Primary citation: Gutmann et al., Nature (2003), "Crystal structure of the transfer-RNA domain of transfer-messenger RNA in complex with SmpB". The RNA has 45 modelled nucleotides. On the sample the depositors note: In vitro transcription of Aquifex aeolicus tmRNA[delta]. An Rfam search finds the family "transfer-messenger RNA" in it. Rfam classes the family as a non-coding RNA gene. A reference for the family is Williams and Bartel (1996), "Phylogenetic analysis of tmRNA secondary structure", RNA. Rfam describes the family as follows. Bacterial tmRNA, also known as 10Sa RNA or SsrA, is named for its dual tRNA and mRNA-like properties. Its role is to liberate the mRNA from a stalled ribosome. Entry title: Crystal structure of the tRNA domain of transfer-messenger RNA in complex with SmpB. Released in 2003, the model rests on X-ray diffraction data to a resolution of 3.2 A.

């Protein structure tokens, strides 16, 4: 040491459909993968 408060993307919840969420990915050279969990552990470029 969850974690971009948020945009976007992919799921998915409630709703007088006008709203209110939830959760994943993504920034720590490029792509990956191991693991409830990894800018710090494996694997190639």
């Nucleotide at each position: 040491g969850a974690u971009u408060c948020g945009a976007c993307g992919g799921g998915g919840a409630c709703u007088u459909c006008g709203g209110u969420c939830c959760u994943c990915g993504g920034a720590c050279g490029c792509g990956g993968g191991u693991u409830c969990g990894a800018u710090u552990c494996c694997c190639g470029c």